[PDB]
RNA sequence: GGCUGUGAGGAACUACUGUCUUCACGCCUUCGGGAGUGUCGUGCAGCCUCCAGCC
Repeated sequence: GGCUGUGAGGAACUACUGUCUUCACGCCUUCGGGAGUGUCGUGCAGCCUCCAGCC
RNA backbone atom coordinates (compact mmCIF):
# COMPACT_ATOMS: atom_id res chain seq x y z
C1' G A 1 0.00 0.00 0.00
C1' G A 2 -3.53 -2.88 -1.24
C1' C A 3 -5.32 -7.09 0.62
C1' U A 4 -7.29 -9.78 4.06
C1' G A 5 -8.73 -10.32 8.74
C1' U A 6 -7.23 -14.22 15.09
C1' G A 7 -11.23 -9.79 13.79
C1' A A 8 -15.26 -6.43 16.37
C1' G A 9 -19.78 -4.19 16.18
C1' G A 10 -24.25 -3.08 13.99
C1' A A 11 -27.25 -3.75 10.00
C1' A A 12 -28.11 -7.04 6.75
C1' C A 13 -28.40 -11.70 7.34
C1' U A 14 -34.07 -15.07 4.11
C1' A A 15 -33.45 -11.76 -0.53
C1' C A 16 -29.80 -10.41 -4.66
C1' U A 17 -25.42 -12.72 -7.09
C1' G A 18 -21.83 -16.42 -7.30
C1' U A 19 -20.84 -20.42 -4.84
C1' C A 20 -21.87 -24.66 -1.48
C1' U A 21 -24.76 -29.01 -1.09
C1' U A 22 -28.73 -32.24 -2.37
C1' C A 23 -32.73 -34.33 -5.33
C1' A A 24 -33.84 -37.18 -9.51
C1' C A 25 -32.33 -38.13 -14.24
C1' G A 26 -27.73 -39.14 -18.39
C1' C A 27 -23.72 -41.88 -20.67
C1' C A 28 -19.29 -44.21 -20.87
C1' U A 29 -17.86 -48.06 -18.57
C1' U A 30 -12.50 -51.93 -16.66
C1' C A 31 -19.06 -53.57 -13.78
C1' G A 32 -14.74 -50.88 -10.43
C1' G A 33 -15.09 -46.55 -11.35
C1' G A 34 -15.69 -41.44 -13.55
C1' A A 35 -18.67 -37.72 -15.38
C1' G A 36 -22.63 -34.32 -16.14
C1' U A 37 -28.17 -31.98 -16.41
C1' G A 38 -31.55 -29.00 -14.23
C1' U A 39 -32.88 -28.40 -9.84
C1' C A 40 -32.27 -27.92 -3.97
C1' G A 41 -32.57 -24.07 0.52
C1' U A 42 -34.50 -18.95 3.88
C1' G A 43 -27.72 -21.73 3.38
C1' C A 44 -22.07 -20.22 2.87
C1' A A 45 -19.61 -15.82 0.50
C1' G A 46 -20.17 -10.80 -0.35
C1' C A 47 -21.95 -4.82 3.48
C1' C A 48 -20.64 -0.34 6.41
C1' U A 49 -17.68 0.87 10.17
C1' C A 50 -14.38 0.26 14.35
C1' C A 51 -10.30 -2.25 15.39
C1' A A 52 -6.71 -5.27 13.74
C1' G A 53 -3.38 -7.71 11.01
C1' C A 54 -1.99 -10.75 6.50
C1' C A 55 0.71 -9.80 2.60

An RNA structure, in which 55 nucleotides are resolved.
The work is reported in "Structure of HCV IRES domain II determined by NMR" (Lukavsky et al., Nat.Struct.Biol., 2003).
The PDB entry is titled "Solution Structure of HCV IRES Domain IIa".
The entry is an ensemble of 22 models.